The RNA (Neuronally expressed tRNA-Arg-UCU-4-1 anticodon stem-loop with m3C modification at position 32) with a sequence from Homo sapiens has 17 modelled nucleotides.
The entry is an ensemble of 20 models.
The depositors describe the entry as "NMR solution structure of tRNA-Arg-UCU-4-1 anticodon stem loop with m3C modification at position 32".
Berger et al. published it in J.Mol.Biol. in 2025: "Structural Impact of 3-methylcytosine Modification on the Anticodon Stem-loop of a Neuronally-enriched Arginine tRNA".
The entry is indexed under tRNA, Anticodon, ASL, anticodon stem-loop, UCU, UCU-4-1, RNA, m3C, modification, METTL2A, METTL2B, M2A, M2B, DALRD3, D3, hairpin.
The organism belongs to Homo, within Eukaryota.
The structure was determined by solution NMR and released in 2025.

RNA sequence: CUGGACUUCUAAUCCAG
Numbered sequence: 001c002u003g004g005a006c007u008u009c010u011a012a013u014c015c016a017g
Stems, first nucleotide, its partner, number of pairs: 001017005007011001
């Protein structure tokens, strides 16, 4: 950076490339 998972927390967490 992007994608997947997942919690009723605009983004956090976990996982992969």